Method: X-ray crystallography, resolution 2.83 angstroms. The entry became public in 2022. Shown are 138 nucleotides from a PDB entry: RNA (RNA CPEB3 ribozyme) with a sequence from Homo sapiens. Crystallisation conditions: 20-24% PEG 3350, 0.2 M sodium citrate tribasic dihydrate and 30-200 mM HEPES-KOH pH 7.5. Entry title: human CPEB3 HDV-like ribozyme. The 2022 paper behind the entry is "Anticodon-like loop-mediated dimerization in the crystal structures of HdV-like CPEB3 ribozymes". The entry also contains U1 small nuclear ribonucleoprotein A, not shown here. It holds a match to the Rfam family "Mammalian CPEB3 ribozyme". The literature on the family includes a 2004 paper in Nature by Teixeira et al., "Autocatalytic RNA cleavage in the human beta-globin pre-mRNA promotes transcription termination". About the family: The mammalian CPEB3 ribozyme is a self cleaving RNA located in the second intron of the CPEB3 gene which belongs to a family of genes regulating messenger RNA polyadenylation. This ribozyme is highly conserved and found only in mammals. The CPEB3 ribozyme is structurally and biochemically related to the human hepatitis delta virus (HDV) ribozyme and the HDV ribozyme is proposed to have arisen from the human transcriptome. There is currently only one other known self cleaving ribozyme in mammals, the CoTC motif.
[PDB]
RNA sequence: GGGGGCCACAGCAGAAGCGUUCACGUCGCAGCCCCUGUCAGCCAUUGCACUCCGGCUGCGAAUUCUGCU
RNA sequence: GGGGGCCACAGCAGAAGCGUUCACGUCGCAGCCCCUGUCAGCCAUUGCACUCCGGCUGCGAAUUCUGCU
Repeated sequence: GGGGGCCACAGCAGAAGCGUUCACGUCGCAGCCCCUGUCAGCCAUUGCACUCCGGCUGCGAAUUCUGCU
Repeated sequence: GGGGGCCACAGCAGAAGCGUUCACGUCGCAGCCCCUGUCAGCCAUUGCACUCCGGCUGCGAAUUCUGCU
C1' cells in the first nucleotide's frame, strides 16, 4: 500500500512546506491500535506444475501557519 | 535509468495501442554495440567511520497504422 478500531480526534476553505513521482500537474499528508498485498531477514525445502498459499521475524511514507461558521 | 557509437536508421505531424505511474494528464516507446547509477546473484569481509568506492557475474522497459513535404 490495503482493511478495520480508539478519549485519539472542532468542521470546512485557502496558503505555504512535504510525500508519491524519472520530473512537474492532478492527488494525498495529525496521533497511537489490530489485521493484511507487497518487500526484506534468518529457517526450512532438490521440489513435475500451468489457480493463490511453508514457518518465524521485521520495515510498512507525508504537517504547519492563515480565515470562516 | 545515465552516457557514447553503428549500413542500423526517410523527415515531420496526427491517430490508436503500450511504457512509466498507486492512478489518470503532461511526457516518453524501432534495431543491435560499448561504458555505466541503481537493483540482484554467488564470493570475500567481524570491519571505529561522519566524502563516493571490494572482486566476479547478470537483469537494465515501451510500436503500429494514417497523412504531408